An RNA structure (piRNA) with a sequence from Homo sapiens, in which 41 nucleotides are resolved. The sample was in a buffer at pH 8. NCBI's taxonomy places the organism under Eukaryota, Tetrapoda, Primates, Hominidae, Homo. The structure was determined by cryo-EM at 3.4 angstrom resolution and released in 2024. It was solved together with Piwi-like protein 2.
[PDB]
Context: bound to proteins that are not shown
Order: sequence, then structure tokens, then C1' cells
RNA sequence: UUACCAUCAACAUGGAAACUUGGCUC
RNA sequence: CCAUGUUGAUGGUAA
Repeated sequence: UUACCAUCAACAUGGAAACUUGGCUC
Repeated sequence: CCAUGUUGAUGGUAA
């Protein structure tokens, strides 16, 4: 890149988990 | 599963 708005995808960066009367790979 | 960024697609809005 005329300028905003939604929805969905991908990629690249950092992280985290669910247990709770304790999630859970097959 | 989260954020942070991009890259696209689709659909709107704008005499």
C1' cells in the first nucleotide's frame, strides 16, 4: 500500500498445564 | 493450551 472492522487459517517468538480427595499417556 | 507478532483467504462498511 484508500481506511477501518469481523471470522478462519497458517507460520515465528516466548511461556504454562491437568492433577485435588489428586489428571495420565498405549 | 495461552499470549505476542506477522502473512494470507473470505465477508462487511464506507456516493